[PDB]
């Protein structure tokens, strides 16, 4: 460099709630 | 009950490293 893990970091997105709306 | 938020669990995937292979 590739594959397979598994640890960090982040998180489409799913779940919940909180404010203001319909 | 639906809409914007943010918050809290989670993590498709993204990067990095670890063992073992190519």
């Nucleotide at each position: 460099g590739g594959g397979c893990u598994g640890c960090a970091c982040u998180u489409c997105g799913g779940u919940g709630c909180u404010g203001c709306c319909c």